The RNA has 20 modelled nucleotides. Ions in the entry include magnesium. The structure was determined by X-ray diffraction at 2.1 angstrom resolution and released in 2006. Crystallisation conditions: MPD, spermine, magnesium chloride, cacodylate, pH 6.0, VAPOR DIFFUSION, HANGING DROP, temperature 293K.
[PDB]
RNA sequence: GGCGUGCGCU
RNA sequence: GGCGUGCGCU
Numbered sequence: 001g002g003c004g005u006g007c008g009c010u
Numbered sequence: 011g012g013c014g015u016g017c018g019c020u
Base pairs, nucleotide, nucleotide: 001020002019003018004017005016006015007014008013009012010011
C1' cells in the first nucleotide's frame, strides 16, 4: 500500500 | 464522505 475489524474528530 | 489512529491478514 491492499483487504478486513475497531476507535477519535468532523 | 473527509482527516487521522490501533489491531489482524497480506